Source information: Method: cryo-electron microscopy, resolution 3 angstrom. The entry became public in 2022. Crispr RNA; target RNA from Lactococcus lactis subsp. lactis: 71 nucleotides with solved positions. The entry has 5 different proteins, among them CRISPR-associated protein Csm5, CRISPR-associated protein Cas10 and CRISPR-associated protein Csm3. The entry is indexed under Type III-A CRISPR-Cas, Csm, RNA BINDING PROTEIN-RNA complex. It comes from the structure "Structure of the Lactococcus lactis Csm CTR_4:3 CRISPR-Cas Complex". Sridhara et al. published it in Commun Biol in 2022: "Structural and biochemical characterization of in vivo assembled Lactococcus lactis CRISPR-Csm complex". The reconstruction used 54,783 particles.
Context: bound to proteins that are not shown
C1' cells in the first nucleotide's frame, strides 16, 4: 500500500420461404433473267 | 463465229408492356421482476 481485487457482452440461430424474363408481332415490301449488235 | 454489262437495287434494324410482390423485422438465458 488507487471505492479496490477478480470477471471475454458472451452462448444459442440458414437473409430465408413462394415466383416461366414472360406476353403480343409474316425477313417482309417494290422487282420481267434481260438489253444491245 | 457471237460479242458487252447489270451479278443485286432501295427500306425497317427492333416496336410496345409490366422494370423486386408477399413473409418476418431479433428470439431467448444471465443482469431483472416476483
Nucleotide at each position: 500500500a488507487c471505492g479496490a481485487g477478480a470477471a471475454c457482452a458472451u452462448a444459442c440461430g440458414u437473409u430465408c420461404u413462394u415466383u416461366g424474363a414472360a406476353c403480343c408481332a409474316a425477313g417482309c415490301u417494290u422487282c420481267a433473267a434481260c438489253u444491245c449488235c | 463465229a457471237g460479242g458487252a454489262g447489270u451479278u443485286g437495287a432501295a427500306g425497317c434494324u427492333u416496336g410496345g408492356u409490366u422494370c423486386a410482390a408477399a413473409g418476418a423485422a431479433c428470439g431467448u438465458a444471465u443482469c431483472a421482476a416476483g